Context: one part of a larger RNA, bound to proteins that are not shown
RNA sequence: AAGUGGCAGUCACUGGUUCCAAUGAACAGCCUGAAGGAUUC
RNA sequence: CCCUUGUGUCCGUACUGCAUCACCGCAGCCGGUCUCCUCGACUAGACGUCGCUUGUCCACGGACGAAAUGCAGCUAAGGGAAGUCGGCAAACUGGCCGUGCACCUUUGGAAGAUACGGUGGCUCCAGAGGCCA
RNA sequence: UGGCUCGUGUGGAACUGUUGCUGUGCAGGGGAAUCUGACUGUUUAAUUGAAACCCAGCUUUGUGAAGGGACCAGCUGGCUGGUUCCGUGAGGUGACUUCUGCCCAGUGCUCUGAUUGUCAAUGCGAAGAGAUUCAGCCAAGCGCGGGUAAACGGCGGGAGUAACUAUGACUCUCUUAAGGUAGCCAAAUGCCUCGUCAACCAAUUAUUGACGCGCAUGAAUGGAUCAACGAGAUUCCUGCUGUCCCUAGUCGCUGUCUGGUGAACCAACAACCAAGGGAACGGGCUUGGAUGUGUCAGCGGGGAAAGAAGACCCUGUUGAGUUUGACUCUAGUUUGAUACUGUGCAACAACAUGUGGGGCGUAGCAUAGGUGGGAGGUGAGUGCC
RNA sequence: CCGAGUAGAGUGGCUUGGGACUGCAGUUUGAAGAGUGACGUGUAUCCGUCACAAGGUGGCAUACAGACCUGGGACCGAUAGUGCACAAGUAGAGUGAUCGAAGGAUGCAAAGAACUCCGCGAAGAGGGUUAAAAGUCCCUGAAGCCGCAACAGGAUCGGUGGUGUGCAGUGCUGUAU
RNA sequence: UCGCUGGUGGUUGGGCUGG
RNA sequence: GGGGUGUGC
RNA sequence: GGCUGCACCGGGGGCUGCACCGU
RNA sequence: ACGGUGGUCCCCUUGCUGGCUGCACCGUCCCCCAGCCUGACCCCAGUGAGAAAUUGGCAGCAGAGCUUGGCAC
RNA sequence: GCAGUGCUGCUCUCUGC
Numbered sequence: 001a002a003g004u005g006g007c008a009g010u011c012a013c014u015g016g017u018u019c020c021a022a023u024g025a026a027c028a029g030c031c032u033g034a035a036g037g038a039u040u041c
Numbered sequence: 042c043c044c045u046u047g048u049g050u051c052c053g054u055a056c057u058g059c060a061u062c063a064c065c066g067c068a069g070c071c072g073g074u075c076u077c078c079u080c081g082a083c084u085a086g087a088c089g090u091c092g093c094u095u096g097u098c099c100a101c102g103g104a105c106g107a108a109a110u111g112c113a114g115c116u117a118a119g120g121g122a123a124g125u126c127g128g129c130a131a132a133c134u135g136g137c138c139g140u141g142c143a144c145c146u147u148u149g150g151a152a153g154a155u156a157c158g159g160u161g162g163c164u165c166c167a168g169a170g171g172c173c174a
Numbered sequence: 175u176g177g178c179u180c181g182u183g184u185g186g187a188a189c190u191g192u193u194g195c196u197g198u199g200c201a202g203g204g205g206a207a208u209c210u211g212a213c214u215g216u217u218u219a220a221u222u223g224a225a226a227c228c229c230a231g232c233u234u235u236g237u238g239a240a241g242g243g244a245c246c247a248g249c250u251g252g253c254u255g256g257u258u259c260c261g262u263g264a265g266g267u268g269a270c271u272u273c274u275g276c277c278c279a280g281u282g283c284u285c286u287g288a289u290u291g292u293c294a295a296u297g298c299g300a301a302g303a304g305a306u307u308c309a310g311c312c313a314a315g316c317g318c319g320g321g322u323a324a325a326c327g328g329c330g331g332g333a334g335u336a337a338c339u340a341u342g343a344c345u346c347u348c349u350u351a352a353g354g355u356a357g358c359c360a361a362a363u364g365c366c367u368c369g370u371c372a373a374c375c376a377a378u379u380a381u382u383g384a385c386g387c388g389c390a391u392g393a394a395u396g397g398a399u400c401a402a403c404g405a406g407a408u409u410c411c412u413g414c415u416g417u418c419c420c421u422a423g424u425c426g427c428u429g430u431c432u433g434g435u436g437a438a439c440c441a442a443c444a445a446c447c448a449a450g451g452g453a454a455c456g457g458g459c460u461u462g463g464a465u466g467u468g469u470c471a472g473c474g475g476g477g478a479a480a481g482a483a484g485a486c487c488c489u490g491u492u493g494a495g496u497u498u499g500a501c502u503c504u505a506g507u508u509u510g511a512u513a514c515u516g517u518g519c520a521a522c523a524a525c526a527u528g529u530g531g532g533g534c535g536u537a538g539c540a541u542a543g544g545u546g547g548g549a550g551g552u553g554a555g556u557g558c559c
Numbered sequence: 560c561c562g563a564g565u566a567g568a569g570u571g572g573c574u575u576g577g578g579a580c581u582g583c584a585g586u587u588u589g590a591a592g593a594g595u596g597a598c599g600u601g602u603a604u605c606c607g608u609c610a611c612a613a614g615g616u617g618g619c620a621u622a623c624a625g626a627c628c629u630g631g632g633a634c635c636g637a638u639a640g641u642g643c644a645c646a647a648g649u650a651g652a653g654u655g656a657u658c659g660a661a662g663g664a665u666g667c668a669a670a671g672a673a674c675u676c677c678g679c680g681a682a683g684a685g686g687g688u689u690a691a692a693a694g695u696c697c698c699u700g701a702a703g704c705c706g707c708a709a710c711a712g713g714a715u716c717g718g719u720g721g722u723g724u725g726c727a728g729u730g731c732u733g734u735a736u
Numbered sequence: 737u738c739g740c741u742g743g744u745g746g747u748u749g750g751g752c753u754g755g
Numbered sequence: 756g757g758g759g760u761g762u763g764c
Numbered sequence: 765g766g767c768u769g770c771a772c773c774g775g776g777g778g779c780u781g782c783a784c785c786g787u
Numbered sequence: 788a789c790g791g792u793g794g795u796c797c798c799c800u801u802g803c804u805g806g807c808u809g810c811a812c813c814g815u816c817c818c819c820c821a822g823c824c825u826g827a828c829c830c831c832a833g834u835g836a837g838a839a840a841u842u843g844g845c846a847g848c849a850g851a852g853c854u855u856g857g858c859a860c
Numbered sequence: 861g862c863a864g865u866g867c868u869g870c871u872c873u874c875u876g877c
Stems, first nucleotide, its partner, number of pairs: 020024001064073002080092004101433003111427002114424004119419002123417001128414001136160005145150001147269001161190002164187004170179004191195001203412007210404002215227002231267007242254002245251001271398003275329003280326002282322004291316002297311002299308003330348005357391001358388001369385005443457001446463005456877001567588004572583002594611005651658002671697001674685003720875002723872001725870010737836007745829016761812008774799004782793005
Other pairs, nucleotide, nucleotide, family: 007008cHS020022tHS022024cSS056063tWS060074tWH066070tWS084086tHS084088tHS108471tWS109429tHS110428cWW113425cWW117416tWH118420cWW121415tHS121417tHS122128tHS122129cWH122130cWW122415tWH124417cSS125127tHS132414cSS134202tHS135201cWH141155tHS142154tHS143152tHH144151tHS146149tWS147149cHS147400cHS161197tWS163188cWW169180tWS174175cWW191194tWS210225cSS212402tWS217224tWH230268tHS232324tWS238258tSS239257tWW241255tWW246248tHS246249tHS266394cSS267394cSS269400tHS270399cWH273393tWS274394cWH277351cSS278325tHH290317cWW293314tWS295510tWS296312cWH302304tHS302305tHS304602cSS305601cSS313509cSS323326cHS328352tSS335342tHS336341tWH342343cHS342344tHS349353tWS350352tHS354355cHS354392tWS355393tWH356392tHS356397tWS360367cWH364366tWS374380tWW375377tHS378380cHS393396cSS416420cWS442458cWW445477cWS451456tWH458877cWS474475cHS484486tHS498500cWH527528cHS529530cHS541542cWH562613tHS563591tHH564565cHS564589tHS565590tWH565613cSS566589tHS571584cWH574581cWW575577tHS579600cHS590612cWW600601cHS617618cHS635639cSS637644tWS637663tHS639644tWH642647tSS643647tSS643662tWS645662cWS647661tHH648649cHS648659tWS649660tWH650659tHS653655tHS653656tHS665669tWH665693cSS666668tHS666670tHS666691tWS667690tHH669692tWW670688cSS670693tWW672686cWS672694tHS673686tHS677682tWW678680tHS678681tHS687694tWW688692tWH689691tHS719876tHS722873cWW724871cWW735859tHH736860cHH769804cWW770803cWW771802cWS772801cWW773800cWW781794cWW787788cWW787789cWW840849tSS841850tSS858861cSS
C1' cells in the first nucleotide's frame, strides 16, 4: 500500500422518528465495581 | 508441559412432510394442514403475462368434426328492460398524465365526484447528478 | 473545467401510420333519492352476513374492604384483587347534533322509629299428678309511613258554539296516578287502504313530497334531523347490453361410437288405452278399442316414480327446552336463639313487703273474706295484776 | 365399689311393620349408681317379671355366578352354546372413556398329484396316488342365481292359477282265453 | 171265514126338496 | 097343498 | 103394521080462530 | 107482544063393538101326498182272497241278473 | 295289445285382480 463498477427488492446492523387510557417476560448464566479479609515459592 | 490422542457420557439423526400417492378426511379424496430461501423481461408491483435454473408431461384413453341436450368461452343486425317479483346475468367503464369538478357537510370529506383532452414508432431539443483531475 | 461515468425520471417539437397506441394479461360504469345501522369490528362451521351483536358516547346502579360481586361438597379455601372511586361489580341506551315531556296510583327496589298492628324458635311465669295447657315480652319480615320512572311500565271520553255555508279559537260535563308533551308518519309501525293531493309515467297496488281523529307513532321501552360509510331494503335517470322481440352462429369439455374397467337408486308382480264401477283419480276388474317380437339415442306425461314410520294438524292421562303471579320444595341471602364465653365496678326492671277515692247523710269513704250483740279499759297501785 | 358427654329427654333429619316416634345421626341438654334398662298407646301412681348397657375375645352349623382342583347333566351343538370350540377381548373402529367381530371337519395313511404334450406362465390335455379326489378353496353340498346342450312353445291380464277334454313326450298299475 | 158288485128285494138312520 | 107359533114393521 | 065407521076421555095449534080482560 | 075467561074448530089419544087387511125374516114347528141323494143291517146271485219274503254266506221256503264282441304274453 | 292312471309342455271351452 490495505471502502468504493451499478443500483433494485430482501436480510443484517446503525442513526433516528412516530403509536399507545397498550409501555411490550422470567430464570439460569456472566461481568464490573465498592468495602473488608487472607496471602508457604 | 504431561495425562483411555485427559473428560465431552445419554437420546433423536433414513425418507415424506401446503403432500394431486407417504398426514387427516373410510381412499392413492379438486378439501385441509407449520415455518424458511426465493431469478430475468414488461409493470407501481411478491398483481398479471411469458422465460433461464429446478422439476414434470401425471391425472383412463382412442376414433368420428364431433347429433340433441348440457356445463364453460365468445360473438350478434335493428331496437334498447318492451324480459323478469326484481336490469338477475352479462355488458358499458377501466392504468397513467394534464385541465378540472357540484349539491350537501360533523369543514375532516363528498372526490377517482360528475367531465374533458392525450397516450404508439422514430429523430431530435431541453432537463439532474457523481468521480478523477 | 477536460477525461470518464451519467435521469429506463420528466417536459417540448418534427416526421410518421387506412385515427391509433393503458393495442396483450391486467384494469371503477356513473348519477339522484327514501328506509335503516353512526362508522370500523362481530355473527348462526353445513340454507339467514342483516336493520342482528359489539363499539365509542350517554346515563343509572352497588361498593371506603369485617365491603360489593362471586366460585366451592367442604375448607382459617381459590376469584375480581399485582385492585382501592380518574377504581370498579350490575343494568339500560347506542357516534356527533337537537331534545328526552307528565305519572310513584299498581308491581319492584329502597329508607325510617320501622315507637301502632301481625309475627317463629329458645328463654323467663302460672295451673296441673304429669303428659300438657295458658299469658306477656324480645328479631327480621309483612303491614304502616316516605323516596324513586335514563325502575317495570303507563300516558281519556260525551255534547254544544262565530253575521252565507263550512270550520270551531270559545264554552258545558263526566273523569285519571298522569291523561301522549315536543316531535315524526299510510314510516320496516295505518285496519280501513291500491287512503287523499301533488311529482314521476302513455299507463304507477310501486316510489317521492306533502296532509293527518295516528286500528296500534312518540321521546335513553329513546324521539327528530343527520355528514361519511354499507356484498343492507327500496325507487328513478344515464350509459350499456341476447334480459327480451327472436333467435342464429362458433368453440373447449361432455354426451354420442369405442378398448380397458365398471357401480348404485329402486324392485309385490307386471308394465298400451277409453269409459264404468269401486276405499269416490286402475296396469290388472267389467264392457269396448288397439296391440308382431326385439332395439339405439333421447324424454320428462305417468308409474297418485324414490327418499323419510309427515316436520303441519289432532290424540296420548308421552316428553323435553323456556317462563311464571301454577303446586311442591330447594341452594344461597338474611334475622333471632344455643354452644364457643373469661375478670370486674355500677345503675335500672322483676320474686319479696306497708298503704286508701267520689251517693249524702253514716264522724271522713267503717271498698274485700272471719264473724263477736260486746271482747274491755282496769279503780294511776297489797292477794286480781 | 359393675364401664358418663354415656343412657335418656327437647328438637331436626333419615330408617322401620314398629304405629304420641323400631333403630340411627347432628345439635342443645344430660342422669342414676340408697339402682338402671326392657316389658310394642303418650302421662302420673303403686306392684311384679327378666336382664345388668355405655369395654373385649369367641369355633360350629352359614354365604360363595370369580379363579383354581374335581364329579356330573332329560343342557347347546358352530346364525346354537360364553363376545371367543380357531393366533378372541384378537383383527378392526374411536383423541379417548370404550366398542368389538368373521373364522370347526382332506384322507386309513401325505400316499399332498411323479412323468409327458402345449404354453411365458398359471393353467389345460394326458398320466398317476387313493376305496374314492376327498386336491391343502379339501366330509356332504340345499335353495336362489347363472352357462351350455336337447326338446316344447312363443302378439294380446287372451296372464299365473283353477276346470273339463285334446295332442305330443313320459312313467306307473293291472291284465282273460 | 171276510170283502166287493147287482137286486123291480126288506127294515131302519140321516140330510133335503116339491104341491 | 093344510094348521100352530115367534120377531120386526 | 096399515086402513076405516059406531061411539067416549085426555093431551095440543091456529086467539091472519071469535068475543073479550089487563099488561 | 104476553098471560086469564067463555066457548070454536082441527090433530093425535083413551074407552066402545069391530071389520077390512097384511108384508118381511122362503123365520120357525107340525100334518097329507110324494120324491131326490146316501149309510148300516137281513135276505139271493155273481165274484174274489189281497201284506211281506236275496242284500256276506249256510241254514225249510222266499232269492235279479244275463247275453254278445275285442284285447299282447 | 287292452284297461286305467299320474307327470311335463302346448292347445281349446269356462273362468282367473